Context: bound to proteins that are not shown
RNA sequence: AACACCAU
RNA sequence: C
RNA sequence: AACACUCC
RNA sequence: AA
RNA sequence: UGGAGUGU
RNA sequence: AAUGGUGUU
Numbered sequence: 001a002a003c004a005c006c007a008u
Numbered sequence: 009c
Numbered sequence: 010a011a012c013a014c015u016c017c
Numbered sequence: 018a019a
Numbered sequence: 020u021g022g023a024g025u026g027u
Numbered sequence: 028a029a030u031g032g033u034g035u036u
Stems, first nucleotide, its partner, number of pairs: 003034006011027007
Other pairs, nucleotide, nucleotide, family: 002035cWW
């Protein structure tokens, strides 16, 4: 700052 | 929702 | 939550 | 609308 | 913001 | 999808 995942 |  | 369509 |  | 319906 | 979470060179 992008990217993954879990609850919404 |  | 937005947009769209159908009918009146 | 008819 | 006439109203209801249902698509995303 | 939006957030809070954990995590990454």